[PDB]
Context: bound to proteins that are not shown
RNA sequence: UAAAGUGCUUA
RNA sequence: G
RNA sequence: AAGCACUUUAAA
Numbered sequence: 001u002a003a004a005g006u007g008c009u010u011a
Numbered sequence: 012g
Numbered sequence: 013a014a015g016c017a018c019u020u021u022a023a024a
Stems, first nucleotide, its partner, number of pairs: 002021008
């Protein structure tokens, strides 16, 4: 490394 | 843990 | 292992 959101991080 |  | 994965994103 187009980006945001998310959940696993991994304490 |  | 800083890094994965998914969902969405310029038809009208």